Shown are 76 nucleotides from a PDB entry: RNA (A-SITE TRNA THR) from Thermus thermophilus.
Schmeing et al. published it in Science in 2009: "The crystal structure of the ribosome bound to EF-Tu and aminoacyl-tRNA".
It comes from the structure "The crystal structure of the 70S ribosome bound to EF-Tu and tRNA".
The structure was determined by X-ray crystallography at 3.6 angstrom resolution and released in 2014.
Ions in the entry include zinc and magnesium.
The entry has 52 different proteins, among them 30S RIBOSOMAL PROTEIN S19, 30S RIBOSOMAL PROTEIN S12 and 50S RIBOSOMAL PROTEIN L11.
An Rfam search finds the family "tRNA" in it. Rfam links the family to the GO term triplet codon-amino acid adaptor activity.
[PDB]
RNA sequence: GCUGAUAUAGCUCAGUUGGUAGAGCGCACCCUUGGUGAGGGUGAGGUCGGCAGUUCGAAUCUGCCUAUCAGCACCA
Repeated sequence: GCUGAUAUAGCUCAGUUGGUAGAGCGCACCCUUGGUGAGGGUGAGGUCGGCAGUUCGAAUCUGCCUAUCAGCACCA
């Protein structure tokens, strides 16, 4: 090269039931230190693997394609 499966924050991993994406471990600037821990403060963010189409509305239905895992695809 054909399919099948898995790809959801840094990491583990929750879930939905088509529509203003969660939890904690972490973590960033503080007050402090010498720096860190601890202690009292403030929160701030998820290209739902990726490029693309369908919908009013795209992580859930469509089509493609990429790392990887499994298959009596595979002697001019």